[PDB]
Context: bound to proteins that are not shown
RNA sequence: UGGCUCUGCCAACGCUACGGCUUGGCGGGCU
RNA sequence: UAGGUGGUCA
RNA sequence: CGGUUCUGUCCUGCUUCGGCGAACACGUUACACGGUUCGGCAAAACGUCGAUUACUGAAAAUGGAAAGGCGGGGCCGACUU
RNA sequence: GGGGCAGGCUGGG
RNA sequence: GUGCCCAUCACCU
Numbered sequence: 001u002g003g004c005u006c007u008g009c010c011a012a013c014g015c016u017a018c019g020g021c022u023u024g025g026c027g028g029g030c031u
Numbered sequence: 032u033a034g035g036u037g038g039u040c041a
Numbered sequence: 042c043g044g045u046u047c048u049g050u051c052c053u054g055c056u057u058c059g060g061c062g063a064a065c066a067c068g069u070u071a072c073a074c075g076g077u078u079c080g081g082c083a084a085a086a087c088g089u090c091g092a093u094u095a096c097u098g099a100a101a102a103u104g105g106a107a108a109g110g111c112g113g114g115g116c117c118g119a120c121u122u
Numbered sequence: 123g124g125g126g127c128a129g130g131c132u133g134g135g
Numbered sequence: 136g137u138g139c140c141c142a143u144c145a146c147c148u
Base pairs, nucleotide, nucleotide: 003030004029006028007027008026009025010024011023012022014021015020034144035143036142037141038140040138041137042133043132044131045130047129048128049127050126051125052124053123054061055060076120078119079118080117081116082115087112088111089110090109096104
Other pairs, nucleotide, nucleotide, family: 003031cWS013022tHS017019cWS032146cWS039139cWW046130cWW052063cSS056059tWS063125tWS064125tHS064126tSS070073cWS084116tWS085115tWS086113cWW088114tWS091108tHS092107tHH094106tWH095105tHS097101tWH098100tHS098102tHS101104tHS113114cSS113115tHS
């Protein structure tokens, strides 16, 4: 060191307790 | 540069 | 690492009396040098004695010299490395 | 006679 | 066991 229990955005494998979540790009942070 | 491994000489 | 006889094989010199050798490394030697070079210096620094002295201070107490003397280890060139 | 070298043979290892 | 050299091995200046 194929990070982040990490955000903005946009999509859609999907999943939703219908809030979201996830996952993918897309910037920024931490790394 | 440091280290490893051998091998001389004292 | 030896100890013993054996088989080849070779040596058996030197000495300043401490020892050193020799017996195929055989020209015991790449018979040629290594920077193992050649000069000049030795001021400095280094080393060493001076000295754990003088001095300071009750005490050298984890202070502390030097002049000097001695070196070459140092320095400066040359040439080579 | 002693000595060096390389092999004999026996221990160390 | 101690040091000095030699070789070789890695390993970056």
About this RNA: The RNA (Diversity-generating retroelement (DGR) RNA Sp; Diversity-generating retroelement (DGR) RNA avd; Diversity-generating retroelement (DGR) RNA TR) with a sequence from Bordetella phage BPP-1 has 148 modelled nucleotides. The PDB entry is titled "Diversity-generating retroelement (DGR) ribonucleoprotein reverse transcriptase - Active state (N-occupied)". It holds a match to the Rfam family "Bacteriophage Diversity-Generating Retroelement RNA". A reference for the family is Handa et al. (2025), "RNA control of reverse transcription in a diversity-generating retroelement", Nature. Primary citation: Handa et al., Nature (2025), "RNA control of reverse transcription in a diversity-generating retroelement". Protein in the same entry: Reverse transcriptase and Avd. It is bound to 2'-DEOXYCYTIDINE-5'-TRIPHOSPHATE (DCP).